[PDB]
Context: one part of a larger RNA
C1' cells in the first nucleotide's frame, strides 16, 4: 500500500493485522509479605451512597464536573469441588464497568401533528306544489238548498341537499429530573348514557371495542435508527393481591400508615436481522386542477297518452353515481346469533356499466373515393378515461462521491485545511583588523572584568539595490474545545 | 471574567510576487570632450560642382565626356519695351596654424597764394588744374562731379610661402528596451586589445611657441 | 451753329469827293402806217373825266345820247415868271359962302346902312406903295441812270458754300491763264495864300524843320491767336501799306486841240497844260 473496526458513502486521522481497539487482574521471575522489574488478553449497563470543588457577596438549597465505594448485570482470570478424562457445570475470591472525532451527504424507517370516511341525529332549505285541504267575496240553478269560483292563507308525510352536533368528559397516581407549570404517553377509578335484553308500557338488566382507517407522493423533527427476543439486563412503576413492620391499645383483629414481594406501562441497554451519499433518468405511482356531471345511467314523484288496472311508453324533476353497482358461492378474515353467509371486508361466478383492443357488419357523416368516426355482434383486456401541472419511486451503466477557493463567466484541473484562533521571532551566501551584544561555558569572593563555544549587530563583495504592500515558508508559545434531555419559564 | 506574562540560544525557512524608486549596462540619436607637460588657435575633407575612364598623387591635381546650377559672347524670335528659345565659352568642394605681407577705392580737409602783368589771359614755383548745372554786368559765387596733393582707415584684410590631414579614447545627458566581464588584472595611462593573472596590438590629435 | 438754292421784302452802287438821283419803254389802252438822237405823229376801235349842243323831263332834282377836248412820263443842271390874296392907303393942298368942280396924290367910285348936311361904319369894286407869292409855275439843255451785288424771313437743304484771275465785282474763267461785260445819270470839285488834320523823312526828349496828301490792288510791314506760365505764328485773320484832291479867304471861270503830268510798284479819276 491493502484490510477489520468506529451506523452508510466519501475525503481526512483513530486504531488494529485476517480469531483484526486498548488497558487493569490474570501469567511470569524474585520477595516471608507488602511489593518491585516484565507482561499478553475481554466487555452493556442500569442503579444508588458520600465526599471534594462549583457558579456566588456570605449563608440555605438544588443541580454541573471530578474522585472512589457498592447492588445487581456483563466479561476476564485464579482458587476448589464433582460430574468426565477433555465437554462443561457449581461454589466462593479478584479486575473492568471503558475507546473510534470533524466534515458533507443519508430517514417509504419511527414519532407527533394534521386531512378522509362511516353510523346516528337536529336544524335549515329545495322538490312532490302554490299540490291536498282551510277560509272562500261574487256567480249560477232553485225557490226559499246545493252547488262550492275568483282571491287569500297554505301542509304533514315521503324525497333530497347542505351545515351542524355526537360517537366520550372529569378527578388521582405515575413516566418524560432539574424545579415548576403545561402538553402528551400510561394506568386506576368515577360519571354521563346510543345501543342493546326482558318489557304495550313505566320501569328494569348488560353498558363507552360509542365505529375508524391510511399516508413515499401532506406538515415538522428526529442522524443514526427500525423491528425483533428461551439466552435479553438493571432501574422507575399505576393498580389489585400476599407478606412483614411501624404507630395505638390493658390486649387482640381490620382500616389509615410504612417496606418488600408480584408487572400492567415506561426508561437506558443488550443479542439477532435490516436500512443507509448524489446526479442523469428505466420502471412503478401519487395529488391537485380541467374536461364537468358536456353526453350517459340512476332517482321520491311527476307530464301526457295507450293499454288495462297488472303496468308499458313518455317528459319534467330537488337531486345523485368522476367507477362503481346487482343478484349470488362462502376463498379467507372479523362480527354477533339460541342458529342461518345471518351482516362487514374481498374471492371469483353471472348480468349490467366504465375505458379499451380485435374482426364481423351496416347505413350515416366528414366535398367525393380511400380510410376514420358513429351504432351492431363476437371475442378478449379494462377500474373509471384523457389531459395540464407539481410530486414520488429512482434498475443497468456513466461520471461524481469532505469543506472553501481558485479568472470576464463556466467547466476541466489544480491548491491549503480535517475542531479553529491568536501571537512572538524570523524567512540572501560567504568573508570578515577592531568594536559592541544575545546565548552557553568557564576563571572571577559581589559588582566589574578576563577566556573559550555557537552565533548576531555593521562593513566588503557578492543576489543590482533600496523601500512599502500582499502572498506564502520554518520554528515556538498560548487560548478557545464540549453542546444536548417533550416543549416553555427558572436559580434554589 | 478580564486583558496582564511568555514565544530562551543553535538549528530551520521563498535568493517568492507586485508596485514605487534608485543605481548601473546595450543601442540610438543629442551636445560634450583629447587618455605621453603648460599656453594660444584649432580638428573639417577623401583625388573634388557631380558621375565615369586614363594618368600622376608627398592632399586630393590634371586631361577628355556625358550631366547639373550659374554667368553669357553670340544666333533665332520678338512690331519698341518687357521677354522667348539655343548655346560658343567660363566659373563651380575645400577645413587649420605658423610665417610673410598688399593695394584698390571712399573717408575727412586742399582746389590756395605769389612774381609779372591796367583786368583777364598767360609764364614760373603748390598738385595749380578742369567740367556740368545755376546765380552773376565781369572776375566770380555756391552745388554737383572728373584729375590730383596729404592724412588717417582700409588691415595684419585680401591675395602669397612653408607646415598639417588633425573632434580621437572616451564623458554627460533624454528616450527605448533591459538588468551586473554593469567583474578583473595589466599599462605611464586610456582602450572596443587581454582574461584569473600574465602577455599581446593600438591610442594618448595637428602646428607655433615655451 | 455757319454757310447754299430759291423766293419774296428792304438795302445797295465794284474806276476819286461833294451834291442830288436812278423811274419810264414809241405813251390812258390795244391796233396799222410812218419816224424816232426819248418815246413823237396820223387815223381807228374802246376806257376814265369834263362837255358844247339834241332829245326827254310839268318846275327843280335829274335820265339819255354825244359834236368836241383832256388823259403816262422820272432825274440834273441852268433860266427863271407871273395872277390872284396879305397887311397898311382911298388923303391933303390950290380956287371956291358951301358942295360941284378945275390942277397936282392914285385921286376915284359904288350897294347896305346911320345921318338934317358934308359925312360917319360896313362890305366891295378899280387903283398905289411893299413884302410874301418863288427860286415856285412855265422855258431851254443834258441824262435814260437803283447796277455789281448786300443783309434779312421763310422754305428746302448742305460745300465751284472752292479757288484761280483783274485795279476791282462778276452769272465770264476754271488747276493756272486766258476770254466776255461791269464799275451809274448829271453838276461840280478852277488859280493865289493861308488854317487844320495826317503821312513819311529830319529832330536826345520839347521847341521845331523839310517835302507832301485822290481811289483800287501789290511788294511790304505790324499786331492777334496754341498745344503744363510766358514767347513762336507755318498757315490763317485783323490792321496799315492806300497820307485832310479837305477847310477858309480872295479871285477868274470855256471853247472839250488830244497828247503828257498828275504818276508811282500797277492801273485809273480828279484837277493843269497842249
Nucleotide at each position: 500500500a491493502u484490510g477489520g473496526c468506529c451506523g452508510c458513502c466519501u475525503a481526512u486521522g483513530g486504531u488494529c493485522g485476517u480469531c483484526a481497539a486498548a488497558u487493569a487482574a490474570a501469567c511470569u521471575a524474585c520477595g516471608a509479605a507488602a511489593g518491585u522489574a516484565g507482561g499478553a488478553u475481554a466487555a452493556a449497563g442500569u442503579g444508588g451512597a458520600a465526599u471534594a470543588g462549583u457558579a456566588a457577596g456570605g449563608u440555605u438549597u438544588a443541580g454541573c464536573u471530578a474522585u472512589u465505594c457498592u447492588g445487581c448485570g456483563g466479561u476476564u482470570u485464579c482458587a476448589u469441588c464433582u460430574u468426565g478424562u477433555a465437554a462443561a457445570g457449581a461454589u466462593g475470591g479478584a479486575g473492568c464497568u471503558u475507546g473510534a472525532g470533524u466534515a458533507g451527504g443519508c430517514a417509504a424507517g419511527u414519532g407527533a401533528g394534521a386531512u378522509a370516511u362511516c353510523a346516528a341525529u337536529u336544524u335549515u332549505u329545495c322538490u312532490u306544489a302554490g299540490u291536498a285541504u282551510g277560509u272562500g267575496a261574487g256567480g249560477g240553478u232553485a225557490a226559499c238548498a246545493c252547488u262550492u269560483u275568483a282571491g287569500c292563507a297554505g301542509a304533514g308525510g315521503a324525497g333530497a341537499a347542505a351545515a351542524g352536533u355526537u360517537g366520550a368528559c372529569u378527578g388521582g397516581g405515575u413516566c418524560u429530573u432539574u424545579g415548576c407549570a403545561g402538553a402528551g404517553a400510561u394506568u386506576c377509578a368515577g360519571u354521563u348514557g346510543a345501543g342493546u335484553u326482558c318489557g304495550g308500557a313505566a320501569g328494569a338488566g348488560c353498558a363507552a371495542u360509542a365505529a375508524g382507517a391510511a399516508u413515499a407522493a401532506c406538515u415538522c423533527a428526529u442522524a443514526g435508527a427500525a423491528u425483533u427476543c428461551a439466552a435479553u439486563g438493571c432501574g422507575a412503576g399505576a393498580g389489585g393481591u400476599a407478606g412483614g413492620g411501624a404507630a395505638c391499645u390493658a390486649a387482640u383483629c381490620c382500616c389509615u400508615c410504612c417496606c418488600u414481594a408480584u408487572a400492567a406501562u415506561c426508561g437506558c441497554g443488550g443479542u439477532a436481522u435490516u436500512c443507509a451519499a448524489u446526479a442523469u433518468g428505466a420502471u412503478a405511482g401519487u395529488u391537485u386542477a380541467c374536461u364537468u356531471a358536456a353526453c350517459a345511467u340512476c332517482a321520491a314523484a311527476u307530464u301526457g297518452g295507450g293499454g288495462a288496472a297488472a303496468c308499458c311508453c313518455u317528459u319534467u324533476a330537488a337531486g345523485a353515481u368522476a367507477a362503481g353497482a346487482u343478484a349470488g358461492u362462502g376463498u379467507a378474515c372479523g362480527g354477533g346469533u339460541g342458529g342461518u353467509g345471518c351482516c362487514g371486508u374481498u374471492a371469483u361466478u353471472a348480468u349490467c356499466c366504465u375505458u379499451u383492443g380485435a374482426u364481423a357488419g351496416a347505413g350515416u357523416g366528414u366535398a367525393c373515393c380511400a380510410g376514420c368516426a358513429c351504432c351492431u355482434a363476437u371475442c378478449g383486456a379494462u377500474g373509471a378515461a384523457g389531459u395540464a401541472a407539481a410530486c414520488u419511486u429512482g434498475g443497468a451503466a456513466u461520471a461524481u462521491g469532505g469543506u472553501g477557493g481558485u479568472a470576464g463567466g463556466g467547466a476541466u484541473a489544480c491548491c491549503a485545511c480535517a475542531u479553529c484562533g491568536g501571537g512572538u521571532a524570523g524567512u540572501u551566501a560567504a568573508g570578515u583588523a577592531u568594536u559592541c551584544u544575545g546565548u552557553c561555558g568557564u576563571u572571577c569572593a559581589a559588582a566589574a572584568g578576563g577566556c573559550g563555544g555557537c552565533g548576531g549587530a555593521g562593513c566588503u563583495u557578492g543576489u543590482g539595490a533600496u523601500a512599502g504592500a500582499c502572498c506564502g515558508c520554518u520554528a515556538c508559545c498560548u487560548g478557545a474545545a464540549a453542546c444536548c434531555a417533550c416543549u416553555g419559564c427558572a436559580a434554589a | 471574567a478580564a486583558a496582564a506574562u511568555a514565544a530562551g540560544a543553535a538549528a530551520a525557512a521563498g535568493u517568492g510576487u507586485c508596485u514605487a524608486u534608485c543605481a548601473g549596462u546595450u543601442u540610438u540619436g543629442a551636445c560634450c570632450g583629447a587618455a605621453a607637460g603648460g599656453u594660444g588657435u584649432c580638428u573639417a575633407c577623401a583625388u573634388a560642382g557631380u558621375a565615369a575612364u586614363g594618368a600622376g598623387u608627398u592632399g586630393u591635381u590634371c586631361a577628355u565626356u556625358g550631366c547639373c546650377a550659374c554667368a553669357a559672347a553670340c544666333a533665332c524670335u520678338c512690331u519698341c519695351a518687357a521677354g522667348g528659345u539655343g548655346a560658343a565659352u567660363g566659373u563651380g568642394a575645400u577645413u587649420c596654424u605658423u610665417u610673410c605681407g598688399a593695394a584698390a577705392g571712399g573717408u575727412u580737409u586742399c582746389u590756395a597764394a605769389c612774381a609779372c602783368c591796367g583786368c583777364a589771359a598767360g609764364u614760373g614755383u603748390g598738385a595749380a588744374u578742369c567740367u556740368g548745372c545755376u546765380c552773376g554786368g565781369c572776375a566770380g559765387g555756391g552745388u554737383a562731379g572728373a584729375a590730383g596733393a596729404a592724412a588717417a582707415u582700409a588691415a595684419g584684410u585680401a591675395a602669397g610661402a612653408a607646415g598639417a590631414g588633425a573632434g580621437u579614447a572616451g564623458g554627460u545627458u533624454a528616450a527605448a528596451a533591459c538588468u551586473c566581464a554593469a567583474a578583473g588584472a595589466g599599462u605611464g595611462g586610456u582602450u572596443c586589445a587581454c582574461u584569473u593573472a600574465a602577455a599581446u596590438a593600438a591610442c594618448c590629435g595637428a602646428c607655433a611657441u615655451u | 451753329c455757319a454757310g447754299u438754292u430759291u423766293u419774296g421784302a428792304c438795302c445797295g452802287a465794284a474806276a476819286g469827293g461833294u451834291g442830288u438821283c436812278u423811274a419810264c419803254a414809241u405813251a390812258g389802252u390795244a391796233a396799222u402806217g410812218a419816224g424816232u438822237u426819248g418815246u413823237u405823229c396820223a387815223u381807228u376801235g374802246c376806257c376814265a373825266c369834263a362837255a358844247a349842243c339834241a332829245c326827254u323831263c310839268u318846275c327843280a332834282a335829274g335820265g339819255u345820247g354825244a359834236a368836241u377836248g383832256u388823259g403816262a412820263u422820272u432825274c440834273u443842271u441852268u433860266c427863271g415868271a407871273a395872277a390872284g390874296g396879305u397887311u397898311u392907303c382911298u388923303a391933303a393942298c390950290a380956287c371956291c359962302g358951301c358942295a360941284a368942280g378945275u390942277g397936282u396924290g392914285a385921286a376915284u367910285c359904288u350897294g347896305c346902312u346911320c345921318g338934317g348936311c358934308a359925312g360917319g361904319g360896313u362890305a366891295g369894286a378899280a387903283g398905289a406903295a411893299a413884302a410874301u407869292a418863288a427860286g415856285u409855275a412855265a422855258g431851254a439843255a443834258g441824262a435814260g441812270a437803283g447796277u455789281a451785288g448786300g443783309u434779312u424771313a421763310a422754305a428746302a437743304c448742305u460745300c465751284a458754300a472752292a479757288g484761280a484771275g483783274u485795279g476791282g465785282u462778276u452769272c465770264a474763267c476754271u488747276u493756272a491763264a486766258a476770254u466776255a461785260a461791269c464799275c451809274g445819270a448829271c453838276a461840280u470839285u478852277g488859280g493865289u495864300u493861308g488854317u487844320u488834320a495826317c503821312a513819311u523823312c529830319u529832330c536826345a526828349a520839347a521847341a521845331g524843320g523839310a517835302u507832301g496828301u485822290g481811289g483800287a490792288a501789290a511788294c511790304a510791314a505790324a499786331g492777334g491767336g496754341a498745344a503744363u506760365a510766358g514767347a513762336u505764328a507755318a498757315u490763317c485773320c485783323u490792321u496799315u501799306u492806300a497820307a485832310a484832291g479837305a477847310c477858309a479867304a480872295c479871285u477868274a471861270c470855256a471853247a472839250u486841240a488830244u497828247g503828257g503830268u498828275g504818276u508811282a510798284u500797277u492801273c485809273u479819276c480828279a484837277g493843269c497844260c497842249u